[PDB]
RNA backbone atom coordinates (compact mmCIF):
# COMPACT_ATOMS: atom_id res chain seq x y z
O5' N A 1 -0.72 2.88 2.38
C5' N A 1 -0.65 3.37 1.01
C4' N A 1 -0.67 2.24 0.00
C3' N A 1 -1.92 1.36 0.00
O3' N A 1 -2.95 1.90 -0.79
C1' N A 1 0.00 0.00 0.00
P N A 2 -4.43 2.08 -0.18
O5' N A 2 -5.01 0.63 -0.34
C5' N A 2 -5.22 0.11 -1.64
C4' N A 2 -5.69 -1.30 -1.55
C3' N A 2 -6.77 -1.54 -0.52
O3' N A 2 -8.03 -1.08 -1.01
C1' N A 2 -5.10 -3.17 -0.27
P N A 3 -9.12 -0.43 0.01
O5' N A 3 -9.62 -1.68 0.83
C5' N A 3 -10.35 -2.70 0.15
C4' N A 3 -10.43 -3.91 0.99
C3' N A 3 -10.94 -3.65 2.39
O3' N A 3 -12.36 -3.51 2.39
C1' N A 3 -9.07 -5.05 2.49
P N A 4 -13.08 -2.54 3.45
O5' N A 4 -12.96 -3.31 4.85
C5' N A 4 -13.50 -4.61 5.02
C4' N A 4 -13.00 -5.22 6.30
C3' N A 4 -13.18 -4.41 7.57
O3' N A 4 -14.50 -4.49 8.09
C1' N A 4 -11.02 -5.38 7.54
P N A 5 -15.11 -3.24 8.90
O5' N A 5 -14.49 -3.45 10.36
C5' N A 5 -14.68 -4.68 11.04
C4' N A 5 -13.83 -4.73 12.32
C3' N A 5 -13.84 -3.53 13.23
O3' N A 5 -15.00 -3.54 14.03
C1' N A 5 -11.63 -4.27 12.97
P N A 6 -15.68 -2.17 14.44
O5' N A 6 -14.65 -1.52 15.46
C5' N A 6 -14.34 -2.16 16.69
C4' N A 6 -13.24 -1.39 17.38
C3' N A 6 -13.41 0.11 17.44
O3' N A 6 -14.35 0.52 18.42
C1' N A 6 -11.22 -0.41 16.75
P N A 7 -15.24 1.83 18.19
O5' N A 7 -14.23 3.06 18.32
C5' N A 7 -13.38 3.15 19.48
C4' N A 7 -12.29 4.16 19.28
C3' N A 7 -12.67 5.49 18.69
O3' N A 7 -13.28 6.32 19.64
C1' N A 7 -10.71 4.73 17.71
P N A 8 -14.62 7.12 19.27
O5' N A 8 -14.97 7.76 20.68
C5' N A 8 -14.12 8.72 21.25
C4' N A 8 -14.83 9.45 22.36
C3' N A 8 -14.10 10.67 22.88
O3' N A 8 -14.74 11.80 22.30
C1' N A 8 -15.30 9.48 24.58
P N A 9 -14.49 12.16 20.76
O5' N A 9 -12.94 11.96 20.52
C5' N A 9 -11.98 12.67 21.31
C4' N A 9 -10.67 12.73 20.58
C3' N A 9 -10.71 13.36 19.19
O3' N A 9 -10.76 14.75 19.31
C1' N A 9 -9.38 11.43 19.09
P N A 10 -11.19 15.65 18.05
O5' N A 10 -10.01 15.41 17.02
C5' N A 10 -8.94 16.35 16.86
C4' N A 10 -8.48 16.37 15.42
C3' N A 10 -9.48 16.92 14.44
O3' N A 10 -9.37 18.31 14.42
C1' N A 10 -8.69 14.88 13.61
P N A 11 -10.67 19.19 14.15
O5' N A 11 -10.89 18.98 12.59
C5' N A 11 -9.97 19.57 11.66
C4' N A 11 -10.41 19.28 10.27
C3' N A 11 -11.88 19.54 10.02
O3' N A 11 -12.22 20.92 9.82
C1' N A 11 -11.31 17.41 9.18
P N A 12 -13.72 21.45 10.19
O5' N A 12 -14.71 20.77 9.13
C5' N A 12 -14.41 20.80 7.73
C4' N A 12 -15.30 19.86 6.97
C3' N A 12 -16.79 19.90 7.24
O3' N A 12 -17.40 20.95 6.52
C1' N A 12 -16.07 17.66 6.98
P N A 13 -18.85 21.49 6.95
O5' N A 13 -19.86 20.33 6.53
C5' N A 13 -20.25 20.18 5.17
C4' N A 13 -21.07 18.95 4.96
C3' N A 13 -22.43 18.88 5.61
O3' N A 13 -23.40 19.63 4.90
C1' N A 13 -21.34 16.81 5.91
P N A 14 -24.62 20.31 5.71
O5' N A 14 -25.56 19.10 6.02
C5' N A 14 -26.20 18.42 4.98
C4' N A 14 -26.84 17.20 5.53
C3' N A 14 -27.72 17.49 6.73
O3' N A 14 -28.99 18.00 6.35
C1' N A 14 -26.34 15.65 7.21
P N A 15 -29.75 19.03 7.33
O5' N A 15 -30.53 18.10 8.35
C5' N A 15 -31.23 16.94 7.91
C4' N A 15 -31.35 15.94 9.05
C3' N A 15 -31.88 16.48 10.36
O3' N A 15 -33.30 16.64 10.37
C1' N A 15 -30.00 15.12 10.81
P N A 16 -33.98 17.85 11.24
O5' N A 16 -34.25 17.23 12.68
C5' N A 16 -34.77 15.89 12.83
C4' N A 16 -34.34 15.34 14.16
C3' N A 16 -34.58 16.24 15.34
O3' N A 16 -35.93 16.09 15.79
C1' N A 16 -32.39 15.33 15.50
P N A 17 -36.67 17.28 16.57
O5' N A 17 -35.91 17.43 17.95
C5' N A 17 -35.92 16.38 18.91
C4' N A 17 -34.92 16.67 20.01
C3' N A 17 -35.05 18.07 20.59
O3' N A 17 -36.04 18.13 21.60
C1' N A 17 -32.78 17.64 20.12
P N A 18 -36.90 19.46 21.78
O5' N A 18 -35.91 20.41 22.60
C5' N A 18 -35.44 20.05 23.90
C4' N A 18 -34.37 21.01 24.38
C3' N A 18 -34.64 22.49 24.26
O3' N A 18 -35.48 22.93 25.32
C1' N A 18 -32.45 22.04 23.51
P N A 19 -36.65 23.99 25.04
O5' N A 19 -35.87 25.38 24.94
C5' N A 19 -35.19 25.92 26.08
C4' N A 19 -34.14 26.91 25.64
C3' N A 19 -34.60 28.10 24.81
O3' N A 19 -35.22 29.07 25.61
C1' N A 19 -32.69 27.17 23.81
P N A 20 -36.35 30.02 24.96
O5' N A 20 -35.55 30.94 23.92
C5' N A 20 -34.58 31.89 24.35
C4' N A 20 -33.75 32.40 23.18
C3' N A 20 -34.51 33.18 22.11
O3' N A 20 -34.65 34.55 22.50
C1' N A 20 -33.12 31.58 21.05
P N A 21 -35.95 35.40 22.05
O5' N A 21 -35.62 35.77 20.54
C5' N A 21 -34.57 36.65 20.22
C4' N A 21 -34.50 36.87 18.72
C3' N A 21 -35.79 37.20 18.04
O3' N A 21 -36.18 38.58 18.22
C1' N A 21 -34.67 35.52 16.81
P N A 22 -37.71 38.92 18.27
O5' N A 22 -38.15 38.80 16.74
C5' N A 22 -37.60 39.68 15.78
C4' N A 22 -37.99 39.25 14.40
C3' N A 22 -39.46 39.06 14.14
O3' N A 22 -40.09 40.28 13.89
C1' N A 22 -38.28 37.28 13.22
P N A 23 -41.63 40.46 14.26
O5' N A 23 -42.41 39.52 13.27
C5' N A 23 -42.48 39.84 11.87
C4' N A 23 -43.11 38.70 11.08
C3' N A 23 -44.47 38.23 11.54
O3' N A 23 -45.50 39.14 11.17
C1' N A 23 -43.09 36.36 11.11
O5' N B 1 -45.01 22.95 14.36
C5' N B 1 -45.42 22.71 13.00
C4' N B 1 -45.68 23.96 12.19
C3' N B 1 -44.49 24.57 11.50
O3' N B 1 -44.20 23.83 10.30
C1' N B 1 -45.79 26.28 12.47
P N B 2 -42.70 23.61 9.83
O5' N B 2 -42.33 25.02 9.18
C5' N B 2 -43.01 25.47 7.99
C4' N B 2 -42.49 26.82 7.58
C3' N B 2 -40.99 26.97 7.68
O3' N B 2 -40.41 26.46 6.52
C1' N B 2 -41.98 28.82 8.70
P N B 3 -38.95 25.84 6.58
O5' N B 3 -37.98 27.10 6.72
C5' N B 3 -37.93 28.11 5.72
C4' N B 3 -37.23 29.33 6.28
C3' N B 3 -35.89 29.06 6.94
O3' N B 3 -34.89 28.95 5.94
C1' N B 3 -37.16 30.51 8.29
P N B 4 -33.52 28.17 6.25
O5' N B 4 -32.90 28.89 7.55
C5' N B 4 -31.76 29.66 7.49
C4' N B 4 -31.80 30.67 8.59
C3' N B 4 -30.84 30.44 9.73
O3' N B 4 -29.53 30.75 9.33
C1' N B 4 -32.93 31.13 10.58
P N B 5 -28.30 29.98 9.98
O5' N B 5 -28.22 30.61 11.43
C5' N B 5 -27.87 31.94 11.63
C4' N B 5 -27.89 32.27 13.10
C3' N B 5 -27.07 31.35 13.98
O3' N B 5 -25.70 31.73 14.00
C1' N B 5 -29.19 31.64 14.96
P N B 6 -24.57 30.62 14.18
O5' N B 6 -24.74 30.19 15.69
C5' N B 6 -24.45 31.11 16.77
C4' N B 6 -24.62 30.45 18.12
C3' N B 6 -24.08 29.03 18.23
O3' N B 6 -22.70 29.10 18.44
C1' N B 6 -26.18 29.09 19.23
P N B 7 -21.82 27.85 18.07
O5' N B 7 -22.23 26.76 19.15
C5' N B 7 -21.90 26.92 20.54
C4' N B 7 -22.45 25.74 21.31
C3' N B 7 -22.21 24.41 20.66
O3' N B 7 -20.91 23.95 20.90
C1' N B 7 -24.45 24.50 21.34
P N B 8 -20.19 23.08 19.78
O5' N B 8 -18.75 22.81 20.40
C5' N B 8 -17.86 21.88 19.75
C4' N B 8 -17.11 21.04 20.75
C3' N B 8 -17.85 20.29 21.85
O3' N B 8 -17.36 18.95 21.84
C1' N B 8 -15.88 21.19 22.67
P N B 9 -18.30 17.81 21.33
O5' N B 9 -19.66 18.22 22.07
C5' N B 9 -19.66 18.28 23.49
C4' N B 9 -21.03 17.86 24.01
C3' N B 9 -21.77 16.73 23.23
O3' N B 9 -21.12 15.44 23.25
C1' N B 9 -23.22 18.47 23.51
P N B 10 -21.40 14.19 22.23
O5' N B 10 -22.97 13.97 22.11
C5' N B 10 -23.80 13.52 23.18
C4' N B 10 -25.17 13.16 22.62
C3' N B 10 -25.09 12.27 21.38
O3' N B 10 -25.02 10.89 21.70
C1' N B 10 -26.55 14.06 20.92
P N B 11 -24.17 9.91 20.77
O5' N B 11 -25.08 9.65 19.49
C5' N B 11 -26.38 9.03 19.57
C4' N B 11 -27.02 9.02 18.19
C3' N B 11 -26.09 8.58 17.07
O3' N B 11 -25.95 7.19 17.06
C1' N B 11 -27.28 10.48 16.35
P N B 12 -24.65 6.56 16.40
O5' N B 12 -24.80 6.79 14.83
C5' N B 12 -25.91 6.20 14.11
C4' N B 12 -25.97 6.76 12.71
C3' N B 12 -24.69 6.70 11.90
O3' N B 12 -24.43 5.43 11.35
C1' N B 12 -25.59 8.84 11.66
P N B 13 -22.90 4.97 11.12
O5' N B 13 -22.42 5.79 9.87
C5' N B 13 -23.10 5.57 8.62
C4' N B 13 -22.77 6.66 7.65
C3' N B 13 -21.33 6.82 7.26
O3' N B 13 -20.99 5.89 6.25
C1' N B 13 -22.21 8.90 7.77
P N B 14 -19.47 5.45 6.08
O5' N B 14 -18.80 6.64 5.28
C5' N B 14 -19.28 7.06 4.02
C4' N B 14 -18.53 8.29 3.57
C3' N B 14 -17.02 8.24 3.75
O3' N B 14 -16.41 7.60 2.67
C1' N B 14 -17.79 10.28 4.56
P N B 15 -15.12 6.73 2.93
O5' N B 15 -13.98 7.82 3.09
C5' N B 15 -13.67 8.73 2.03
C4' N B 15 -12.80 9.84 2.55
C3' N B 15 -11.59 9.39 3.34
O3' N B 15 -10.51 9.01 2.52
C1' N B 15 -12.62 11.14 4.51
P N B 16 -9.38 8.03 3.11
O5' N B 16 -8.43 8.93 4.01
C5' N B 16 -7.75 10.08 3.47
C4' N B 16 -7.22 10.91 4.60
C3' N B 16 -6.31 10.19 5.57
O3' N B 16 -5.00 10.09 5.08
C1' N B 16 -7.92 11.37 6.79
P N B 17 -4.13 8.75 5.32
O5' N B 17 -3.79 8.84 6.87
C5' N B 17 -2.96 9.86 7.38
C4' N B 17 -3.01 9.83 8.86
C3' N B 17 -2.67 8.50 9.54
O3' N B 17 -1.27 8.36 9.73
C1' N B 17 -4.68 9.36 10.44
P N B 18 -0.62 6.89 9.88
O5' N B 18 -0.99 6.43 11.35
C5' N B 18 -0.44 7.12 12.46
C4' N B 18 -0.97 6.53 13.73
C3' N B 18 -0.92 5.02 13.84
O3' N B 18 0.40 4.60 14.19
C1' N B 18 -3.04 5.78 14.54
P N B 19 0.89 3.12 13.78
O5' N B 19 0.13 2.14 14.77
C5' N B 19 0.43 2.11 16.17
C4' N B 19 -0.57 1.23 16.89
C3' N B 19 -0.76 -0.17 16.33
O3' N B 19 0.20 -1.12 16.75
C1' N B 19 -2.87 0.80 16.62
P N B 20 0.83 -2.17 15.70
O5' N B 20 -0.23 -3.34 15.56
C5' N B 20 -0.59 -4.13 16.69
C4' N B 20 -1.95 -4.70 16.47
C3' N B 20 -2.08 -5.58 15.24
O3' N B 20 -1.56 -6.86 15.49
C1' N B 20 -3.91 -4.11 15.34
P N B 21 -1.15 -7.84 14.26
O5' N B 21 -2.51 -8.23 13.58
C5' N B 21 -3.36 -9.21 14.17
C4' N B 21 -4.46 -9.54 13.23
C3' N B 21 -4.00 -9.96 11.85
O3' N B 21 -3.67 -11.33 11.80
C1' N B 21 -5.69 -8.35 11.62
P N B 22 -2.45 -11.82 10.88
O5' N B 22 -3.08 -12.08 9.43
C5' N B 22 -4.24 -12.88 9.26
C4' N B 22 -4.95 -12.49 7.99
C3' N B 22 -4.08 -12.39 6.76
O3' N B 22 -3.78 -13.64 6.21
C1' N B 22 -5.43 -10.50 6.83
P N B 23 -2.37 -13.84 5.48
O5' N B 23 -2.53 -12.99 4.14
C5' N B 23 -3.60 -13.29 3.19
C4' N B 23 -3.61 -12.30 2.05
C3' N B 23 -2.34 -12.10 1.23
O3' N B 23 -2.07 -13.07 0.27
C1' N B 23 -3.26 -10.01 1.77
RNA sequence: CUUGCUGAGGUGCACACAGCAAG
An RNA structure (HIV-1 DIS(MAL) genomic RNA), in which 46 nucleotides are resolved. Crystallisation conditions: MPD, Cacodylate, KCl, MgCl2, spermine, pH 7.0, VAPOR DIFFUSION, SITTING DROP, temperature 310K. Primary citation: Ennifar et al., Nucleic Acids Res. (2003), "A crystallographic study of the binding of 13 metal ions to two related RNA duplexes". The PDB entry is titled "HIV-1 DIS(Mal) duplex Zn-soaked". Keywords: HIV-1, RNA, Zinc. Method: X-ray crystallography, resolution 1.85 angstrom. The entry became public in 2003. On the sample the depositors note: HIV-1 5' untranslated region. The entry also models zinc ions.